[PDB]
Context: one part of a larger RNA, bound to proteins that are not shown
RNA sequence: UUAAGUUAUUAAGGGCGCACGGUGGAUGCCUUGGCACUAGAAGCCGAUGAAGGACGUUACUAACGACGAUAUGCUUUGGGGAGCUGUAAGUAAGCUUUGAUCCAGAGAUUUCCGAAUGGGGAAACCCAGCAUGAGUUAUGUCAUGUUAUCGAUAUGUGAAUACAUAGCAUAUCAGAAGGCACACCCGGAGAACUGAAACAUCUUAGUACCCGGAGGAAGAGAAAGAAAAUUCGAUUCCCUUAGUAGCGGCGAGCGAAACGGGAAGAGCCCAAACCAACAAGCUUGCUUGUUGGGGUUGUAGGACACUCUA
RNA sequence: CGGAGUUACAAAGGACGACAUUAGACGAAUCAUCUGGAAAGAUGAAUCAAAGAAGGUAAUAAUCCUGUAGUCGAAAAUGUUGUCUCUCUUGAGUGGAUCCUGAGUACGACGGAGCACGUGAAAUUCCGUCGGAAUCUGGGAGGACCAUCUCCUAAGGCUAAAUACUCUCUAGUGACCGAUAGUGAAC
RNA sequence: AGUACCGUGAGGGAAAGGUGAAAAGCACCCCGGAAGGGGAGUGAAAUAGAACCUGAAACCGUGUGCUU
Numbered sequence: 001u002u003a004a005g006u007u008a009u010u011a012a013g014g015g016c017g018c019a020c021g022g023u024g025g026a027u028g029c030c031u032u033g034g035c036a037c038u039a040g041a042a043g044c045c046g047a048u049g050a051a052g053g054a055c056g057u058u059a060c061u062a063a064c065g066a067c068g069a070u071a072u073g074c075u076u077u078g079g080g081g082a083g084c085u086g087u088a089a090g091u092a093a094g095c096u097u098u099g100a101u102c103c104a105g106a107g108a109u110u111u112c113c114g115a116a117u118g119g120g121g122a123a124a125c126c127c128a129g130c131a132u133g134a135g136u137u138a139u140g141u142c143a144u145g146u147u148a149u150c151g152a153u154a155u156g157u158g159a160a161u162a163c164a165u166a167g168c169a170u171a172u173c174a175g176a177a178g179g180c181a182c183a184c185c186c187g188g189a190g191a192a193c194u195g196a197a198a199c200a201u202c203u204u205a206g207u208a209c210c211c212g213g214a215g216g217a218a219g220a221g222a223a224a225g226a227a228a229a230u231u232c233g234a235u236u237c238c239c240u241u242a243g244u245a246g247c248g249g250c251g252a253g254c255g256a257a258a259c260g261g262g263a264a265g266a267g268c269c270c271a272a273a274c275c276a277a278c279a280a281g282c283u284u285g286c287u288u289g290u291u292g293g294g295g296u297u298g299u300a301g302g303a304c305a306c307u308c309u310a
Numbered sequence: 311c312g313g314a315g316u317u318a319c320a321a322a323g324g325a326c327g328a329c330a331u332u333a334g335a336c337g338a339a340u341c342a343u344c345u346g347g348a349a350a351g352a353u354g355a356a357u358c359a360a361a362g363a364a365g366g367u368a369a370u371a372a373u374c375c376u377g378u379a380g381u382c383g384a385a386a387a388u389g390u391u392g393u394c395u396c397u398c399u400u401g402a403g404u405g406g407a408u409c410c411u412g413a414g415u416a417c418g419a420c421g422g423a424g425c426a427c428g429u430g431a432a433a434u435u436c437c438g439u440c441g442g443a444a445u446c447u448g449g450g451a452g453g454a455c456c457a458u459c460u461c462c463u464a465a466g467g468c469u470a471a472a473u474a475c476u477c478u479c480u481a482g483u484g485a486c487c488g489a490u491a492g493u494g495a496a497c
Numbered sequence: 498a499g500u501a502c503c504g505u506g507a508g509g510g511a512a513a514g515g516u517g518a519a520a521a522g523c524a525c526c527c528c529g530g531a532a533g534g535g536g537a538g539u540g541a542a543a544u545a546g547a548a549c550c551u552g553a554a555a556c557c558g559u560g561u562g563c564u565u
Base pairs, nucleotide, nucleotide: 013565014564015563016562017561018560019559020558021557022556028550029515030514033487034486035484036483037482038481039480040479042476043475045178052113053112054111055068056067057066059091060090063087064086065072074107075106076105077104078103079102083095084094085093118127119126120125128147129146130145131144132143133142134141149176150175151173152172153171154170155169156168157167184215185213186212187211188210195202199249225232226231236263237262238261239260246254247253267468268467269466270412274293275292276291277290278289279288280287281286298446300411301410302409303408304405305404306403307402308401312399313398314397315396323395324394325393326392327391328390329389330388331387332386334382335381336380340355341354342353343352344351356373357372358362364376365375366374417441418440419439420438421437422436423435448463449462450461451460452459502509503508522549525536526535527534528533
Other pairs, nucleotide, nucleotide, family: 011012cHS023555tHS024554tHS025552tSS025553tHS026552tHS027551cWW031488tHS031489tWH032496cSS033492tSS034492tSS041478cWW043181tWS043216tHS044179cWS046115tWS047117cWH047177tWS049115tHS049116tWS049117tWS050116tHH050178tSS051114tHS053124tWS056071tSS058072cWS061062cHS062088tWW073108cWW077385cSS078333tSS080101tHS081099tWS081100tHS082096tWS082099tHS083100tSS105386tSS135140tHS136138tHS148177tWH158166tHS159165tWH160164tWW161163cHS182183cHS182214tHS183216cWW183475cSS184474cSS185218tSS190206tWS190208tHS191207tWH192205tHH193204tHS194203cWW195252cSS196251cSS201251tWW202252tWS206207cHS215217cSS216474tWS217473tWH220235cSS221234cSS222266cWS222469tWH223233tHS224449tWS225461tHS227229cWS227460cWS228452tWS234471tWW235472tWW241258tWS242257tHH243244cHS243255tWS244256tWH245255tHS246426tSS248251tHS248252tHS248428cWS251428cWH252428cWW263472cSS264471cSS266469tWS266470tHS267318tSS271296tWH272295tHS272410cSS273294tHS282285tWS297411tWS298463tHS302406tWH309400cWW311312cHS315321cWS316322cWW320397cWS322396cHS333383tHS337361tWS337379tHS338358cSS338361tWS338377cWH339372tWS345349tWH346348tHS346369tWS347368tSS348368tSS349351tHS360379cSS361378cWS363377tHS367371tWH384385cHS406407cWS412465tHS413444tHH414415cHS414442tWS415443tWH415465cSS416442tHS423429cHH424434cWW432433cHS476477cHS487491cSS489496tWS489514tHS491496tWH494498tSS498512tHH499500cHS499510tWS500511tWH501510tWS504506tHS504507tHS516520tWH516545cSS517519tHS517521tHS517542cWS518541tHH520543tWW521539cSS521545tWW522546tSS522547tWS523537cWS524537tHS529531tHS529532tHS538546tWW539543tWH540542tHS540545tHS
C1' cells in the first nucleotide's frame, strides 16, 4: 500500500430523571351569614284611607337605607358630654360647651297610585260639577272644601189608581267593602297516582287543592250522661287500659271506650204559670198588645197556701 | 244590709299607691427583663375576686379597653296589680200535685251520611222528601223487641283555666354549618 | 338576590367572601404611544402591589445527567 474483519461517531425530533417558571383555585386557618331550639311578651291592620308600590328629597348624585314640597328631616320632654354633616372616601362651605351629632317617650308634616270611592282609564294618568277665595276691564288660569255604591236614621213627595203603595228627593251618621304568617282553629265542597303483589266493595283519605268566617286561641261545656259499686257527679288535655274489644272481598288493612293515675277547676241567665200597671178593640166582661216584677227544676221544682226573717 | 261586681253571672268611673317595660349610671386589682416588627408568650416578683362570662388590643391578658358580679336610676307614654271610692242586691220552712214546665217538636217510613263499626243483632247522632205524639198515673236511655228494675228530665242561651301554633319582639343556648357547606340569597 | 338572565304569560332562577397591625396603596429615574416592566422607596414580609392569606392536580413551557 492493498486485502479481509471488528467496532466507534450524528439527534431533525422523541423517552426517563432532576431544577426552575406559568396557568388554576383544591387544602388549611378565619367569619360578616345561616340552622335547630328554650324562657318571657305578643299575634289582625284598614274609608281618621291599609298591605304593597311609583315618583321625589343631600352643595356636588347612580344604587340601597332614612325621610315626604316643613323631604338625607321640624318641635318638645328626658338621657349623654365633644365632636358632627348616611353606607362613603374626598374637597368645598359650614354647625357645636349659649350643649351639636347620638339614644328613648310624646307631637307636627306626610306628594301620587292602590279597597280607591266625583267620572273615565292601558296603576302611579286624563276629564269634570257645586260652594267659597285670589287674580283679570272681563274670559282663560289657579287655591281650598265637597260630590261612589249598598246600609242606618229623619223629613218631604208620590204612578198605573180614589185612599194608598212601589218608587222619588233632601239632610244627618259613618256601618260594610280590602289585606295578612291568614301557621294554628271552625265550617262548605272534595281528587288521583298508590296499597290489596291485576281490580270493582275497601284503601290512599275526609288527605292535597279551592271557598267562607274569625281569635289570641278556637272548638266543647253544666247530664233526657257514665254505669251496675256500698256507685259517680259540666267540659277539655296528658299517662294507661291496648294494638285489647270490635269492624273487615273476616282479605289488605282500620281500631275505641268505661274504670284507675294526673294538669286545671265555676257556674249561671231565659220561655211559661202568676202579679202590677199602661193601650186598642171592645163592651168595659173578654181578647190582644207593651213595660216591669217573679221564675227557673228530678228522691220533682216553681207558682199559689201558710209561717220565720234584713 | 251584709254580701256581690265589670273574665260568664247587670253595668261607669274616679282617687291614691306598688311593680314591670320602653334611654342609662357607678363598678376591684401589675410591674420588670428576654425573643421579637409588635407581647397578652417565657422568666421573676406582686395584687383583686359576690367579678377567673365574653369580645377587643401589632402573638395566647382576672389586674390595658369594652365589659362582668354587685348596686343605683325615669321628665313622658304604655302594661299589669292593690286599697279606697263607686254601683247593685233580703234570705229560709211546711203543704205536692189546683195551675206552669220549650210542637210541625220527639218519633216513623224511604233515600244518604257521620260514629273504630262496610245497614248489620245496629242500638246511638245528623241531612232531603213525606207522615206525625204524650203531658207527672207524663216522657227518654241502659246495643232488635217485651216485661221488671236502675239512671236521667230533650225540643232556649252564655261561660275562665288546664290544650294548639310562630311571620314576629326581647334575653339566651348548641359533642349545629363554616363559602360546592349553611337559607335560593355572608357580596 | 327573588337581582343577572330566560319566558307572551302564569312561572323558573344563578355565579360571586379573605392586602396589611396600620394605606404607610410604590415620591423620583429609565425603556415604551400606552399597557406592562427594571431600579429606588414603604413594610417584619411586595414570588403581601389590589386578578392582593395559603396556593394542590390536570395542562403549558425553558435548561439539562443518561438514552434513542